An RNA, together with DNA: 44 nucleotides with solved positions. Protein in the same entry: Sir2 superfamily protein and Piwi domain protein. The work is reported in "Structural basis of antiphage immunity generated by a prokaryotic Argonaute-associated SPARSA system" (Zhen et al., Nat Commun, 2024). The entry is indexed under the SPARSA antiviral system, NADase, argonaute protein, ANTIVIRAL PROTEIN, ANTIVIRAL PROTEIN-DNA-RNA complex. Entry title: Cryo-EM structure of the prokaryotic SPARSA system complex. It was solved by cryo-EM to 3.1 angstroms.
Context: bound to proteins that are not shown
RNA sequence: AUAAUGGUUUCUUAGACGUCGU
DNA sequence: ACGACGTCTAAGAAACCATTAT
Numbered sequence: 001a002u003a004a005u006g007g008u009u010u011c012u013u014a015g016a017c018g019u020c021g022u
Numbered sequence: 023a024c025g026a027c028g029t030c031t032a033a034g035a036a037a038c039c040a041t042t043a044t
Base pairs, nucleotide, nucleotide: 003042004041005040006039007038008037009036010035011034012033013032014031015030016029018027019026020025021024022023
């Protein structure tokens, strides 16, 4: 991309716990 | 202490469809 933003499919991020090894 | 990978929830960007206001 005149615009509005609802769906669908993937992908991440953050936080919190866990196990192991270091 | 602290590095790896699991788990869970909360929230959003990317990309592709869709239809137009009782």